[PDB]
RNA sequence: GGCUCUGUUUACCAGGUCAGGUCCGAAAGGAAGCAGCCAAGGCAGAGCC
Numbered sequence: 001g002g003c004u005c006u007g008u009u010u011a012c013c014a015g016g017u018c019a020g021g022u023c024c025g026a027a028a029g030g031a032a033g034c035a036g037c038c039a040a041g042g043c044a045g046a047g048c049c
Stems, first nucleotide, its partner, number of pairs: 001049010015038003022031003
Other pairs, nucleotide, nucleotide, family: 018034tWH018035tHS019034tWH020033tHS021032cWW025027tHS025028tHS
C1' cells in the first nucleotide's frame, strides 16, 4: 500500500433512494432535488495478502 471486519466521523462542491417543500402539466402524468438513510470518503484498531 491492497482487501476485509469493527468502532467512529463527514452541510453544499458530478453516487443511490429521495419524506417534506419546489417546478412543469387542465388532468393523465412527469422533473429537478435539500435533510435523513444508504453508498462512498476521512481517522483509527484488528486480521489477511